This is an experimental structure of RNA with a sequence from Drosophila melanogaster, with 40 nucleotides shown.
Yamaguchi et al. published it in Nature in 2022: "Structure of the Dicer-2-R2D2 heterodimer bound to a small RNA duplex".
Method: electron microscopy, resolution 3.3 angstrom. The entry became public in 2022.
The PDB entry is titled "Structure of the Dicer-2-R2D2 heterodimer bound to small RNA duplex".
[PDB]
Context: bound to proteins that are not shown
RNA sequence: UGAGGUAGUAGGUUGUAUAG
RNA sequence: UAUACAACCUACUACCUCUC
Numbered sequence: 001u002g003a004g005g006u007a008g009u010a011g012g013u014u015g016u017a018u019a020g
Numbered sequence: 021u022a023u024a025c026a027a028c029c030u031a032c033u034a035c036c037u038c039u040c
Base pairs, nucleotide, nucleotide: 002038003037004036005035006034007033008032009031010030011029012028013027014026015025016024017023018022019021
C1' cells in the first nucleotide's frame, strides 16, 4: 500500500406493532 | 408526530487479520 472482517455512529428507505 | 423490532442502502469512525 491494497484486501477482508468485527463493533459503533449519522442519514435515508421499507414493513410490522404501539401510543397520540 | 413520537416509540419498539427486523431488513436494505449510503457516508464515516475505532480496532483486528492478511499482504506490500